[PDB]
Context: bound to proteins that are not shown
C1' cells in the first nucleotide's frame, strides 16, 4: 500500500471501523 | 395538485 477513514508495516499487506 | 389581499 486501503471503497474511505484513522493507526501502521514494508507482511504480492496488516487491525479495527464504515450510508 | 392548486388557492389573492390581508396581522
Nucleotide at each position: 500500500a486501503u471503497u474511505u477513514c484513522u493507526a501502521c508495516u514494508a507482511u504480492u499487506g496488516u487491525a479495527g471501523a464504515u450510508c | 395538485u392548486u388557492u389573492u389581499u390581508u396581522u